Notes
Primary citation: Shankar et al., Biochemistry (2007), "NMR Reveals the Absence of Hydrogen Bonding in Adjacent UU and AG Mismatches in an Isolated Internal Loop from Ribosomal RNA". This is an experimental structure of RNA, with 22 nucleotides shown. It comes from the structure "NMR reveals absence of hydrogen bonding in adjacent UU and AG mismatches in an isolated internal loop from ribosomal RNA". Sample source: T7 polymerase used to transcribe the RNA from a synthetic duplex DNA template.
RNA sequence: GGAGUGGCCGAAAGGCAUCUCC
Numbered sequence: 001g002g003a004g005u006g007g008c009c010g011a012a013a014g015g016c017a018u019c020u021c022c
Stems, first nucleotide, its partner, number of pairs: 001022004007016003
C1' cells in the first nucleotide's frame, strides 16, 4: 500500500479503541 470490515463520541462527513488479510 489492495482489501477486510462491527467497539464508542457524534445528525452526517467523521473523531476515538485498536484489529485481520494480502